[PDB]
Context: one part of a larger RNA, bound to proteins that are not shown
RNA sequence: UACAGUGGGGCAGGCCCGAAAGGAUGCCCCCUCCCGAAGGAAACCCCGGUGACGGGGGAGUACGAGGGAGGGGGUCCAGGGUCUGCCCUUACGUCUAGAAACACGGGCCGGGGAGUUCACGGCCGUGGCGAGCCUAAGGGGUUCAACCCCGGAGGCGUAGGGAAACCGACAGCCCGCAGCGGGGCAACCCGCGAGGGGCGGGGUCUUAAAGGGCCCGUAGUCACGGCCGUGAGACCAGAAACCGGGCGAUCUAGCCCUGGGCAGGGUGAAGCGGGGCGAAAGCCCCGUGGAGGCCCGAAGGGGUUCUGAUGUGCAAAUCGUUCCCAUGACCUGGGGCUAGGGGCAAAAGACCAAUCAAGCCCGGUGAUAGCUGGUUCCCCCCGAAGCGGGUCUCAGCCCGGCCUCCCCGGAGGCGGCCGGCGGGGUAGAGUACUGAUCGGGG
RNA sequence: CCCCGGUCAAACUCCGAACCUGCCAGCGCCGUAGAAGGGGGGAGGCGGGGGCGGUGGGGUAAGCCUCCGCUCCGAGACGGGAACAACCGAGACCGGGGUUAAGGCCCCCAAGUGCGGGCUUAGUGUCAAUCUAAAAGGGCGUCCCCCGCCCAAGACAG
RNA sequence: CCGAGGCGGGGGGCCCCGAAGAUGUACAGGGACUAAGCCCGCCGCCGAGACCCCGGCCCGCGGGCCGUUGGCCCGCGUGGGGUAGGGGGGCGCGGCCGUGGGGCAGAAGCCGGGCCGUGAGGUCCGGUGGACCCGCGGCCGACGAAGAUCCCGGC
Numbered sequence: 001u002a003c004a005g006u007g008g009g010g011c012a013g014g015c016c017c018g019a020a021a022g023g024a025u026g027c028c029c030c031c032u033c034c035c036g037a038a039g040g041a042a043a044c045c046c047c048g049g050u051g052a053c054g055g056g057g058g059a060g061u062a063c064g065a066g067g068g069a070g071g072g073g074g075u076c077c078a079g080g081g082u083c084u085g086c087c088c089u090u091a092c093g094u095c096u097a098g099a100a101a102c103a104c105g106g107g108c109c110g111g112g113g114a115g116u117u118c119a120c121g122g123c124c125g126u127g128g129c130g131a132g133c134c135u136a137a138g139g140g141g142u143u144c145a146a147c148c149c150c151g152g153a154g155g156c157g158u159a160g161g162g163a164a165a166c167c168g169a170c171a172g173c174c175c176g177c178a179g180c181g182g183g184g185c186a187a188c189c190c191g192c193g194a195g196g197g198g199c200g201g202g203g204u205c206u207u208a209a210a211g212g213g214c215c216c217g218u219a220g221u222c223a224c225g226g227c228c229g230u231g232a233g234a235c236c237a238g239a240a241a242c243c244g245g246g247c248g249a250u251c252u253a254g255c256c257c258u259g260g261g262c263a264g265g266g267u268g269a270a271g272c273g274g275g276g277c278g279a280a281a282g283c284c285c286c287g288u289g290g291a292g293g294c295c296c297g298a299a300g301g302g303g304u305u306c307u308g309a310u311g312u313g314c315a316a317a318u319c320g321u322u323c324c325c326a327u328g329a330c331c332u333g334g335g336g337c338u339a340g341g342g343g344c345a346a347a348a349g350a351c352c353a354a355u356c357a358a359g360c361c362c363g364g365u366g367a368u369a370g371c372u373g374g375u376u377c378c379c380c381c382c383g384a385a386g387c388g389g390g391u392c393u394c395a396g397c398c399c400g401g402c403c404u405c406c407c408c409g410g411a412g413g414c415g416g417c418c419g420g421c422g423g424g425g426u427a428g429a430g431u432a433c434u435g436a437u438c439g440g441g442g
Numbered sequence: 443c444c445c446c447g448g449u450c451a452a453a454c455u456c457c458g459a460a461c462c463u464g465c466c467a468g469c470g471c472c473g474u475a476g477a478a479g480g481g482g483g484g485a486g487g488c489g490g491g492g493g494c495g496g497u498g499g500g501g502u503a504a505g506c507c508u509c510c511g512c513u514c515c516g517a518g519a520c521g522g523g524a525a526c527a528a529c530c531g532a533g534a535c536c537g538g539g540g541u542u543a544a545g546g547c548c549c550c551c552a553a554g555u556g557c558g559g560g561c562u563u564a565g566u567g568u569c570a571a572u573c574u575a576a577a578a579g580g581g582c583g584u585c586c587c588c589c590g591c592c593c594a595a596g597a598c599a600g
Numbered sequence: 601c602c603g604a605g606g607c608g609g610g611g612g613g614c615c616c617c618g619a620a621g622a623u624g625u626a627c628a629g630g631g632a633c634u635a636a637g638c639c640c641g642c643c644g645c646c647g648a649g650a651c652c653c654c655g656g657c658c659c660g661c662g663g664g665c666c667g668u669u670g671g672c673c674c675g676c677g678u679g680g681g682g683u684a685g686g687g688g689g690g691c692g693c694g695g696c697c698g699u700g701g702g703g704c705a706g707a708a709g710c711c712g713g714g715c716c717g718u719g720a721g722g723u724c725c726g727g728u729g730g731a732c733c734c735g736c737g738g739c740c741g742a743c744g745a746a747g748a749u750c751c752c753g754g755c
Base pairs, nucleotide, nucleotide: 007089008088009087010086011085012084013083014082015081016080017079022077023076026075027074028073029072030071031070032069033068034067035066039063044057045056046055047054048053092105093104094103107755108754109753110752111751112750117232118231119230120229121228122227123226124225125224126223127222128221129220132156133155134154138150139149140148141147160167161166170200172199173198174197175196179192180191181190182189183188201216202215203214204213205212206211235374236373237372238371242364243363244362245361246360247359253338254337255336256335257334258333259332260331261330262328264296265295266294267292271288272287273286274285275284276283277282300325301324302323306320308319309318340356342352343351377690378689379688380687381686382685387400388399389398390397391396402486403484404483405482406481407480408479412472413471414470416469417468419466420465421464422463423462424461428457429455430454434451435450436449438447439446440445441444442443490515491514492513493512494511495510496509498508499507500506520531521530522529535656536655537654538653539652540651541650545646546645547644548631549630550629554643556642557641558640559639560638561637567633568632579617580616581615583614584613585612586611587610588609589608590607591606592605657680658679659677660676661675662674663673664672665671666670691744693741694740695739696738697737698736699735700734701733702732709728710727711726712725713724714723715722716721
Other pairs, nucleotide, nucleotide, family: 018078tHS020725cSS021713tSS026076tSS036065tHS037653cSS038064tHS038539tSS040060tWS040062tHS041061tWH042059tHH043058tHS049051tHS051557cSS052554cSS052556cSS052642tWS060061cHS091106cWW092747tWS095099tWH096098tHS097527tWS099103tHS113745tWS113748tHS114374tWS114745tHH115375cWS116234tWS130219tSS131157tWS131218tWH135153tWH137151tHS142146tHS159168tSS161204tSS161213tSS162164tHS162165tHS169215tWS170217cSS171217tHS172217cWH176195tHS177194tWH178193tHS184187tHS199217tWH207209tHS207210tHS232234tHS239368tWH240367tWH241365cWW248340tWH248353tHS249252tWS249338tWH249343tWS253344tSS262298cWS263297tHS268289tWS268290tSS268291tHS269290tHS270289tHS278279tWS299326tHS303304cHS303322cWS304322cWW305321cWW310315cWS313315tHS314318cWS339342cSS339352tWS340359tHS341358tHS344350cWW345348tWS378719cSS383684tHS384683tWH385487tSS385517tHH386516tHS398488tWH400487tHS404686tSS409478tHS410476tWS410477tHS411473tWS411474tWH411476tHS412477tSS418467cWW425426cHS425458tWS426459tWH427458tHS430432cHS431450tHS431451tWH433454cWS437448cWS475661cSS483686tWS485685cSS486684cSS491528tWS501503tHS501504tHS515527cSS518533tWS518534tHS519533tHS521544tSS523571tWS524628cWS525573tWH525574cWW526572cWW529570cWS531543cSS534681cWS542648tWH544647tHS546553tWS552646cSS555636cWH562564cHS562635tWW564634tWW565566cHS566635tWH577619tHH578618tHS593604tWS595604tWS597603tHS597605tWS599602tWW632636tWS635637cHS682683cHS690720tWS692743cWS703731tWS704731tHS706729tWS706730tWS706731tHS707730tHS707732tSS708729tHS717719tHS746747cHS
C1' cells in the first nucleotide's frame, strides 16, 4: 500500500530504531530580565487630497538577526529507516555554437583497465665547487653490485670576426633605480652611485672609403627534481592494406587413370519385302528394320515458381510445392595432376576447405591514422579563443592576438571627459563637375 | 544652343554634420604593495553563437550568406518572461535578518476585485520580444475634433 | 402650412467586414472576465543570491614573530562566478630508509553504526574473523575509475 503520476533537495509532521562509539552540565516549553545591527509599525490627534493615500506628532518607540542571565515544568536530544504535506527541481558520460533530447555509449555487481623509460635540447627550483667545473671506460681495497680511494682521456667554460687564407678585443663620458651621505618639522632638494640604460673606444668582415654586420669592460660547470620538444611502440584502443617465408585441390574448378548406374513408354532414319497405279521414269499404301547430344516419364542429376514454410531455423542456405534434364558436351566412387600475383574457369572476376577485384598461417608488427572512442583523488588562485598572416591549406599545423606563471626594470599610463591646435568627406544636402531624367519658353 | 521649373546617382560632388581620430595641457582613475618597457616557461585555441545598431552588401525571403561595433552565452548561478543558452533585471563563498530591481498585485500565485476620467459590445481583447499574426480596401457601427454653406425663425422633411 | 436648427466636406479613437486547415473546447499559461479589456493619468503594496546588516570561512597583497624544505599573528582590499589552460597546497594506495608502537586478553579483511574534516579522507564502537598491522619524518612507484558497442567472472 488499491481517489491519485513515481527520482533528488529543504522545511514540518506520523510511525519505528536510537546499547556502545555523540550529548544527557542535553533538548523542549513557558515566564522574566538585560543588550541589540540593518531595518521598523499601529491605535489615536493635527494638515492636505475626489481618492487610492501623503505628511507633523505618537516614535527611531513597540519590535527586530543574534548575543547574555535567571526560574518553573517536562523527558530523552542528536543521529538513522520509511511515509505524508508544502516549496524547489529537464538521467549520466560525450562531440558540439547549442543536450532532458527523437544525437551516440552502458542490463547489474565485483575485479582489471590509459603520460611510461631512455637519449638529446630548452627552461625552471634547489645543492656543490668556481676561472674553473666534472670525471668516462677502467684500476686497488672492502664488511664485496653498496662503500673508500685512484683514474682528467675527454667534454663544457675562459674570445671573437671571416667562406677561407688570415687576423684577434674597454673603465673614458653621460643618465640614473636601490643604497649610502648632507640639509630640512616634513614635502622635497643636493652629492656619490654597484646593477640597469645611452654614447664613446676597441677586435674583425665587406668596401676605394664612408657607412654597415657580428663581437668586447665575467660566470661557468656538475648534479637532483620538475615542465615541454624530437626519436624510439611513446597515454590507451582502432583500419582497409603491403611485403617475407611457409601450408592447403577431404570442399570446389579443370583434366587424366581405373570402377559403377540410367523403371517403363513413344516416335520410327538408312536399309529390306509385298501390293496398287502406271507407257518409261516414277508415284502411292502396308509391313519390316531399329538411327537420334529425339520425345513423355521413375531412379539419379539440377534448381524455375509460389517471391509458400522457415527466417534466435531441422539447417551460418533447409523443407514443401511446382518445375528442368534424364543414351549423353550424361550422373557417380577410388586414385592422380595444376598453388597464390599463382592455379582453374562452356567467363559469373566464379571457384581454389563456411575465407577470393588476388587464399590461409606465422612473421615484418605494438604498420600508420591531421580521424573516432576512452583517459581514474580533493581544495585554493588567475582565467581564454574561434581573429590576422602563411601553408597541396580548408576536420591539420606554424607565426602573431587573447590566458597563465616567474624574473628584470623603474615612473609613468589611458575603455572616460573638458579645452587648445589639427585630420576626415560619411548622413543630409545638391544636381554646380561626370552622368541620368520630365516639362515649359527663346 | 540658351533660360526657368521638376525627378535622380554604390562605382557624381560646390557644401557638409553627428561622429571617430593625432599632439599638447588639465580633470578623472590606475600606479613604488611596481606604470612603460624587456626576458623566460607552459599553454589552450586557430568550427563560435544570441540581442541590438550600420536601408550595412547580397537575396523574393530565410532560425539565409558575408563584413563592421557594444554587450551577453559558450565558460554565469539567481528573479521575471507559461515553458526557453544568450529578451528584461542581475552578477552567486556559507547561514540568518532587512530593502529593493525587472515584473506583478480577481483565483491558480506573494501583493489592489486600488483611485479619477473616457472608450469598446466584437468575449474584440486580456500589461514588450523569442511566441502562434495580418494588408490593400469598405463601414457616421459608435465616440470625438475641424472646415464650408443654409436658417436672422419665410432653413432640412413632408 | 408647420417652427428650430439643418446640409455637405476633411480628419482622429475603438470596434465590425475583409479574416479559410487539418487529434481536443471564445488557445497563446488556465479559470474566467463586460472589466479582470483598451486609452489618458494617479496611489499604495508584493517581489531575487542584487543592495544594506550580523556571524562564520577563504583569498590577494603588505608588515611582524619563531632555528624555518615550515609554522603562527596583524593590517588593507567598490576581495569572493568560472570551461579549456596555467599556477599553489593537501588526501589515499604498494614498497624502501629511519623512528615510535600495537597484536591470540584477538592483526588484516568484512557488515552495520557514532564522531572529526569544506573535502579527498581519518578515527572510534558493536558484530564476524583468526595473524599480522599501524602512527610520525624522508624517499620511490607496475599508485586512485562510472563510462572505452571496454576485458574477465558472476548474476

Solved structure of RNA (23S rRNA, nucleotides 554 to 1388) from Pyrobaculum calidifontis JCM 11548, 755 nucleotides shown. The sample was in a buffer at pH 7. Primary citation: Nissley et al., Nat Microbiol (2025), "Structure of an archaeal ribosome reveals a divergent active site and hibernation factor". The entry is indexed under Ribosome, Translation, Hibernation, RNA. It holds a match to the Rfam family "Archaeal large subunit ribosomal RNA". The literature on the family includes a 2001 paper in Science by Yusupov et al., "Crystal structure of the ribosome at 5.5 A resolution". It comes from the structure "Cryo-EM structure of the Pyrobaculum calidifontis 50S ribosomal subunit in complex with Dri". The entry has 37 different proteins, among them Putative signal-transduction protein with CBS domains, Large ribosomal subunit protein eL32 and 50S ribosomal protein L15e.